Context: one part of a larger RNA, bound to proteins that are not shown
RNA sequence: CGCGGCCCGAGGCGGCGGGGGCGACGGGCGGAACUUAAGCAUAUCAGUACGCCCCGGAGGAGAAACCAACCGGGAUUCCCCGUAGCGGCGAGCGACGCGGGAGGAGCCCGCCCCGAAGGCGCGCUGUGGGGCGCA
RNA sequence: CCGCCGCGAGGGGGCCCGAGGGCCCCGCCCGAGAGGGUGCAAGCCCCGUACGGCGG
RNA sequence: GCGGCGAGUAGCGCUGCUUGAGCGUGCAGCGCGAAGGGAGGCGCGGCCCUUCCAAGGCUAAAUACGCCCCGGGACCGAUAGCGGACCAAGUAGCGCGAGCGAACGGUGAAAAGGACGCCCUGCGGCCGCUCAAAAGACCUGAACCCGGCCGG
RNA sequence: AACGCCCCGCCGGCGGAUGCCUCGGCCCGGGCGGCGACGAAGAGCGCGGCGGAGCGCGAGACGCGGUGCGGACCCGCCCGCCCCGAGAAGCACCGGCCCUCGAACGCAGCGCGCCCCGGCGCCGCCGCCUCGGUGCCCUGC
Repeated sequence: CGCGGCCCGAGGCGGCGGGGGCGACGGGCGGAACUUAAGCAUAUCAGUACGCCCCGGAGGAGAAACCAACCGGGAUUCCCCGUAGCGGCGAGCGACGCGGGAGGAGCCCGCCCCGAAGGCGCGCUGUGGGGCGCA
Repeated sequence: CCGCCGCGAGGGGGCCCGAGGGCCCCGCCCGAGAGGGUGCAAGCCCCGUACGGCGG
Repeated sequence: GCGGCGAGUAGCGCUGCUUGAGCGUGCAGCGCGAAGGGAGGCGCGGCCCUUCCAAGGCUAAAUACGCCCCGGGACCGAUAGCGGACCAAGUAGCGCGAGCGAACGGUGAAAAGGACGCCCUGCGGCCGCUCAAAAGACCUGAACCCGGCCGG
Repeated sequence: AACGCCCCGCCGGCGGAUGCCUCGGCCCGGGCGGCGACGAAGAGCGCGGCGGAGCGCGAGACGCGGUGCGGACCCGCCCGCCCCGAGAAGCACCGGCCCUCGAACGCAGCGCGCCCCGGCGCCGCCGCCUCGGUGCCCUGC
C1' cells in the first nucleotide's frame, strides 16, 4: 500500500406475516363529579360512568415458597351457606377457611451428563438425546 | 342431538240466507278433537296434525 | 447413596396509590442488597414445632353473553307496544358542525270502482245503475261547535 | 213587537273518540359464535322494454353458468313458454364477473409522474446477492 477470516453495519431481490371492522360477554391501563353524611374538608358514591389498548368462541385462572392446628385436608373455576374486621369508631363499608354439590387431568424447561448423533447455507456464545447408583 | 326426504283417514238429508262453518235429523275417522284457510261457530271442503326412512 | 433446583432478584429504609387486613392487604419509584429460604391475621430479640420451595413455562371440563336464527307467553293492542305495524324510518325535515328527529293502520265476499236518459256556453246537476248494503275513497262514527224546519 | 240570543222534536255538517280487528312490538328459553391486503365494514356513482323511492346487482350490472328438485305460468301493456321433456314460476348448493373511494398501497384527489422490456406503498422474519469500517487479526508489499 493491496486481500482473506471473524465482528459490527448498509442497499436490493424472493417467499411468508402484520395493519382495519364488531351498543354483549372477557383481559390490561388511565380515571370523575352529581349524590349520602340532614352543613362539610377524611369517608361515601366507586376500584362505577367515560377515554385508550388487546384477543376468543369463550376468555381469564390453574397443578402449593396452600390451608390448617384436626382421631386433618390437598391444582384452578362455578353454585349453596355465613361475621371477624375497617370507620370524623359517625354515616356507612366488609372477606376467607371448615361443610354440601357441578366438574375432574396432568405436565415441561433451565441448571447436571453426552457433544453435532440435530430441523445441516443454521449451529460449539450449544442443535439433538438423556438423571446416575440401590432396587 | 343436527340435517334431508316423504305419505297422511273420515258426511249426508231438509229448512232458510247475498254466502253458512247456522238450525233440525241421522252418521263416520282417531297413534290424527295442535292450528291456519275457505262468502257466517267446520275432526270428516283444503293445507296441516299422530304414526316412518336416510345421512351425519 | 450421588448430582441438581431460576440475583440487581427476595428482603429492608423512605415516599405514593390500593385493601376488611388493623406498628402494612397488594403494587410501585429511589437507595441498599443474600444464601439455604418462605409461612403459621400485633410488633421486636431468642429457642422449638407444623408445613411448603418464589424470583421460568403449557393445559380440557363444569361458567358468562348482544347482534342473527328457532320456540313459547295469566305481556301491549295504533296518544299503547321499540323512535320506527303504513311497498320508501334513522326516513321527510332542522342545525356551520358535533348532533336532533316526526306524522301517517281498516271499502267490499268479489272492483263487480258507478249503466242509460235528461238539462247545462262549460263547470256541474237531476234520475237512476252495481251491491245484502253504498259501505262511493271509503268499518263503526261519540263530545265540543254549527245550518234548516218545528216548538219555547 | 220583530230580529238577534238562549232552551225541545226531526234532518244535515265539522271532527274523530269508542268498539271490534291487526304479516308489528316486548319479555323468557334454546342454538350459533362465522369478517379482512385472495381487499373487509362503510360510502359514492351506475344497471330494468316502457323505471321515481326501496330491495337487488356491478360495464358479463333489476343478473351469467353447472348440478339436483319442481312442473304452468309470467302483479299493468307487451314479449315469452306450451309436447312423455320440449320447460314458466319457485328452491338448494357450487363456479365465475365484480366501476370510484375506503386499513387503502407510484404521488394527489379528479390532476400528474418514473420506468428500458412491466411494473412502481410501509413494517417484520427467514434466505440470498452486492458492498462499508484508522473494529479484531492475518498475509503479502
This is an experimental structure of RNA (28S rRNA, nucleotides 1 to 365; 5.8S rRNA, nucleotides 1 to 141) from Giardia intestinalis assemblage A, with 484 nucleotides shown. The entry has 40 different proteins, among them 60S ribosomal protein uL4, 60S ribosomal protein uL3 and 60S ribosomal protein eL37. The entry is indexed under Giardia lamblia, Ribosome structure, Translation, parasite, RIBOSOME. It holds a match to the Rfam family "Archaeal large subunit ribosomal RNA". Its Rfam clan is "LSU clan". A reference for the family is Yusupov et al. (2001), "Crystal structure of the ribosome at 5.5 A resolution", Science. Entry title: 60S subunit of the Giardia lamblia 80S ribosome. The reconstruction used 289,618 particles.